[PDB]
This is an experimental structure of RNA (28S rRNA, nucleotides 366 to 1127) from Giardia intestinalis assemblage A, with 701 nucleotides shown.

Context: one part of a larger RNA, bound to proteins that are not shown
RNA sequence: CCGCCGGCCCGCCGGCCCCGUCUCGAAACACGGACCGAGGAGCCACGCGCCGCGGCGAGCCCGAGGGAGCCCCCGCGGCGGAGCGAGCGCGAGACGCCCCGGGCCCGCCAUGCCCCUGCGGGCGUGCGCGGGCCGAGCCGCGGCGCGUGGGCCCGAAAGGCGGUGAUCUAUGCCCGGCGAGGGCGAGGCCGGGCGAAAGCCUGGUGGAGGCCCGCCGCGGUGCUGACGCGCAGAUCGCUCGUCGGAGCCGGGCAUGGGGGCGAAAGACUCAUCGAACCGCCUGGUAGCUGGUUGCCUCCGAAAUGUCUCCCAGGACAGCCGCCGCCCCGCAGUUGCGGCCCGUAGAGCGCUGGCCGGCGGGAGCGGGG
RNA sequence: CCUCGCCCGCCCCCCAAACUCCGAAGGGCCGCGCCGCCCCGCCGCUGGCCUGGGCGGGGCGGGCGAAUGCGGGCGGCGCGUGGGCCCCUCCUGGUAAGCAGGACGGGCGAGGCGGGACGAUCCGGACGCCGGGCCAGGGUGCGCCGCCGGGGCCCGCGGAACGGCGUCGGCCGGUCCCGACAG
RNA sequence: CAGCCGAAUCGGCCGGCCCGGAAAAUGGAGCGCGCCGGAGCCCCGGACCCGCGCCCGGCCGCCGCGCGCGGCGGGUAGGAGGCCGCAGAGGCCCCGGGGGCGAAGGCGGCGCGCAGGCCCCGCCGGACCGGCCUCUGGUGCAGAUCUCGG
Numbered sequence: 001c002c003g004c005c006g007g008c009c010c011g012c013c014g015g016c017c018c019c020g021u022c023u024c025g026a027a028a029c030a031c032g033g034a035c036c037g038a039g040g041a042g043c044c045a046c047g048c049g050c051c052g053c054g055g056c057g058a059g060c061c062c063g064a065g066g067g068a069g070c071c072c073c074c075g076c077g078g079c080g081g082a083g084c085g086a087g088c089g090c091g092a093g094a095c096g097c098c099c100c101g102g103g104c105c106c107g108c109c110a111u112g113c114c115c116c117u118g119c120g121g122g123c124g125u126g127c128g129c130g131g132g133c134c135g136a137g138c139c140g141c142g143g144c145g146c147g148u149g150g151g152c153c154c155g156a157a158a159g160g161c162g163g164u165g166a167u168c169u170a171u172g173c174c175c176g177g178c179g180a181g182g183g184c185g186a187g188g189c190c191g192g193g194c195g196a197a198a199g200c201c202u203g204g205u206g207g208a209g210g211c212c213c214g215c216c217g218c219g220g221u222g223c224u225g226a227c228g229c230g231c232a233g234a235u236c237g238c239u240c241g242u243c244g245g246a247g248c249c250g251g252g253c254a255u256g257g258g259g260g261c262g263a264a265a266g267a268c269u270c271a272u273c274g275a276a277c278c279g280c281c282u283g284g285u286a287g288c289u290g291g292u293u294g295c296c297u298c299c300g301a302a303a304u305g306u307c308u309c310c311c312a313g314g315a316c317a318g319c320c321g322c323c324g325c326c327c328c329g330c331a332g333u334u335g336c337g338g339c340c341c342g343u344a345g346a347g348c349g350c351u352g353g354c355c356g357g358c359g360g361g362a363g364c365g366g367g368g
Numbered sequence: 369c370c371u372c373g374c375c376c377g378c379c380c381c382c383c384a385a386a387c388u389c390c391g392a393a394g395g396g397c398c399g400c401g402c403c404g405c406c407c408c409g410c411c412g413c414u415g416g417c418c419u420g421g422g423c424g425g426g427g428c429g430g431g432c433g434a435a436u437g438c439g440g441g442c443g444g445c446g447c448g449u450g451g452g453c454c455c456c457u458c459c460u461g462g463u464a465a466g467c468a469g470g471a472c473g474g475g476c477g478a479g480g481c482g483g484g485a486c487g488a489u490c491c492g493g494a495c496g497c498c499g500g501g502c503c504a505g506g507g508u509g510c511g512c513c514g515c516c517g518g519g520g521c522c523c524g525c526g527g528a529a530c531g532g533c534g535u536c537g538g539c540c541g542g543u544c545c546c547g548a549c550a551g
Numbered sequence: 552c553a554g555c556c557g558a559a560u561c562g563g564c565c566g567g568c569c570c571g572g573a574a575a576a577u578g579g580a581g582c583g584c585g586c587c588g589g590a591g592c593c594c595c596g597g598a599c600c601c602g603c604g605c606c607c608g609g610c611c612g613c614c615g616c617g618c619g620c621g622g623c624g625g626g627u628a629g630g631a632g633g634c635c636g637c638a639g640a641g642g643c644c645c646c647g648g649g650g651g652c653g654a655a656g657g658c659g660g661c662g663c664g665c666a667g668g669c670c671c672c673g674c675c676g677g678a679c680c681g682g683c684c685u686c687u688g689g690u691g692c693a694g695a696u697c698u699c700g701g
Base pairs, nucleotide, nucleotide: 003016004015005014006013007012008011018033019032020031021030035701036700037699038698039697044149045148046147047146048145049144050143051142052141053140054139055138056137059079065074066073067072083090084089095102103133104132105131106130107129108128109126110125111124112123113122114121115120152291153290155288159281160280161279162278163277164276170255171254172253173252174251175250176249177248178247181213182212183211184209188205189204190203191202192201193200194199217242218241219240222238223237225236226235257273259269260268294634295633296632297631298630299629304317305316306315307314308313318449319448320446321445322444323443324442325441326440327439329438330437331436333435334434335400336399337398338397339396340395341394345390346388347387351384352383356379357378358377359376360375363374364373365372366371367370368369402430403429404428405427406426407425408424409423410422411421413420452476453475454474455473457471458470459469460468461467481492482491483490496610497609498608499607500606501605502604506600507599508598509584510583511582515597516596517595518594519593520592521591530571531570532569534568535567536566537565538564539563540562541561542560543559551555611624612623613622614621615620635691637688638687639686640685641684642683643682644681648680649679656675657674658673659672660671662669663668
C1' cells in the first nucleotide's frame, strides 16, 4: 500500500481498453514487441526544368596552360547576337509604359502581271505553321522536382565464371578372409527275388540341391511398444527375414557435376540431390511485405474521367500548397421577361393486349 | 324456310419498361443600361439605282433605371490521391440478405464535447488557455446531476392471418307504459 | 294472443388500451434494483439539470487595421515559416574568456521556457571546457521475427 489525469487539509471522489502498422473499419480471438544499454535508414556525382540572389551587360566567361605567390597576374573554344526550310537555299521594321489582341514583315506552299544578266529579277494576291516589328544574355551561388548511378535501409525462387571432393554411399576390377548344430535324401554302386525275353520288385550303400529348421553375422516386418526439452540431428526392447548362395567383410584401384553411378525408388554422389559443395560476378532485380530518429505556427486533400499485356502499378486531367503578377466589378440566391424537356398522374385516339351484353344482317358455315 | 356463329354498329370489365391525343411538381439556357437625332469618310464585298452591310469620325439632348451581399482576374513550379464506406430520398438484379450495382444532398474517412445503457457514421453541437452567466439535444423513484400541477386510459416479449361476452368510447338501424326484453 | 311484472331493450359496423395466436439449446438481462388510481401510455401548463456550443471579462498566437484597435483559432496524406539540440572549422570574449580555491562526466533537487530544452545548487570525480557571429556534416530512435553485449 497498489498505474495515469484532476480537486483537495493524502486517501477519498470523478475520468481513462495496448502501443506501432496495413485498412471502409483495430481493445481485438489480425501481425511485431520479456527487459536495459550502445549502434541503426533520402547522403554524394552527373544531366534536365523552373524559382531567388550577385557581377557585368550586346556581350559574357578562375578552360587547359604560362608567370617561381593555395586567395595574385595573363589566358581559346563556347554560349548569346536571326529565322525558316527535306533540301538546292532564301532571309525580317509599321504601329506599342507594361499585358492581351489586331495590323504588317521573313521562310516554307500556290498563283497573276511586268522585265534586265532569265526555270533569273521586280511588283502583287491567297490558307496554314514557326519567327520578327528600336535585340537580353552570359557566368556564379542557393533551393525545389525529376532522371541515371548499391541510390532511403534490409529481403527472393534463379543465371554465369573458375575451382574442390567416391573416408559415407552406387557400380566395376585386383589381393585377402569367413559361414556352430540338425532334417530331407537326387545320380552312381552292391546283395536277394521274379521273368522266355524286355524288364521289374525289394534291402543296403552313396551324399546332390540359387532345398528346409536354426547360432554368430547381414537385414529391418509388427507392436503403428519405449524415447521424442532423447543415450542418439534415426537410438532401445521384444517379435521378425535370411543363413553355401545372384552370400557377407577388409584393403588397394577406377568413374566427377546438366557429369558420374543405378536388379529403376528420381535413388545415391561425405548430416547437402527433380541437378553437390567452395569463392567470385553480386550491395544481382523486385509494380511485393517490414522499418524510416527534435519542437511550435500557417494552410489542407483524394478514393473520380480517358488511355494502358491495363485490373495489388502508372501517364494526362481534376482536387491542394507555395511563389508571385495585374487592376479589368462579382454571386451554388430571390424577383421580373423570353425559350426548352415528355417523367408522376391521366388515357385507350395510334402500336399491342383483353372480359362480356345487346342489336343488323349483303356474304359464308353449323344445325333444325 | 328457320336457329346459333363469322362479319357491321353501339355498350361494357381490365391493362403496357421497350404504347401516347394530354401533361405537372421539378429542372436547364439567355436577358435585366447606355440610348435617341443629324451629318461626314473608306470598301478590292453586295445591289437595276442615288441599294445594303461592315468599319470609323464629327455635332445635339438625356442619364445611371430590380432586391440582397460582397473587391476581382491571370501565370509558374510542384506534392499526395486514383481499394472507399454510411445516412436521407429515388431506383435495378435477386425469395431475401449486415447481398450486388447506380442518382441529388450530407456525413465518417480526416470532427474533439453532451445524449442515444453499450457503437467510426444516429440526435444536438464542430475545438487556443481560463473565470462568470444562459441554455440545444436528452431527460428528472434509487444507483446517478435534475419535478411538480391538471385531464383521460390502463394485465409493457420482435411479430402476422385469425379469434375474445376484458374494459372504456362511438356510428347506423329496429322494438318500447297503445306494456318492449328475459322469465 | 291472453294473465303475472313495469323500463329500456335488440341487431350490425368500428376505435383505444389489453388477452390468445407466441418455440431451443451455460444462468441473465424494458441498463440494474424495482414500480404498477405508477416510478406505465396519450395530452395541457409551469420549472429544473448541463456541450465554454452562445454571451460578458482576462491572457496567448495569427491575419488585418483611420495604428486607436478589430476578427478569428479542429485536422489524416501532403505543402510552407520561425526555431531547439549534436560534432567540427574561421573569429570575438578592454591589461586579454572559465579551470587542482577543482574541467568533462555521474547522481539528487529548485528555477526558467507553450515546447524542443536551458540554467543554478549539493554530493561523487580528477584535467579540460565554451557563450555570441560566419562556415561545414557519417547530425536527434520505441518498434525493423533489427545487430552486438548484459

Source information:
The depositors describe the entry as "60S subunit of the Giardia lamblia 80S ribosome". It holds a match to the Rfam family "Archaeal large subunit ribosomal RNA". Clan: LSU clan. Gene Ontology terms of the family: ribosome and structural constituent of ribosome. The 2024 paper behind the entry is "The Giardia lamblia ribosome structure reveals divergence in several biological pathways and the mode of emetine function". The entry has 40 different proteins, among them 60S ribosomal protein eL19, 60S ribosomal protein eL29 and 60S ribosomal protein eL41. The organism belongs to Giardia duodenalis, within Eukaryota. The structure was determined by electron microscopy at 2.49 A resolution and released in 2024. The entry is indexed under Giardia lamblia, Ribosome structure, Translation, parasite, RIBOSOME.